[PDB]
Context: bound to proteins that are not shown
DNA sequence: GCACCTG
DNA sequence: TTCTTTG
């Protein structure tokens, strides 16, 4: 150069449900 | 366990 | 548009 992959959707609380 | 609300 | 690991 090419290519292959990656590059994080999380917390607290509340309704409740059944 | 589920599915929705709130910030 | 960047970052490994390999052609």
């Nucleotide at each position: 150069c090419a290519a292959a992959g990656a590059a994080a959707u999380c917390c607290a609380g509340g309704u409740g449900c059944a």
An RNA structure with a sequence from Tribolium castaneum, together with DNA, in which 32 nucleotides are resolved. It comes from the structure "Ternary complex of TERT (telomerase reverse transcriptase) with RNA template, DNA primer, an incoming dGTP and a downstream hybrid duplex". The work is reported in "Flexibility of telomerase in binding the RNA template and DNA telomeric repeat" (Choi et al., Proc.Natl.Acad.Sci.USA, 2022). Method: X-ray diffraction, resolution 2.02 angstrom. The entry became public in 2022. It is bound to 2'-DEOXYGUANOSINE-5'-TRIPHOSPHATE (DGT). The entry is indexed under RAP, Repeat Addition Processivity, DNA hairpin, RNA template, telomere, TBE, Template-Boundary Element, TRANSFERASE, TRANSFERASE-RNA-DNA complex.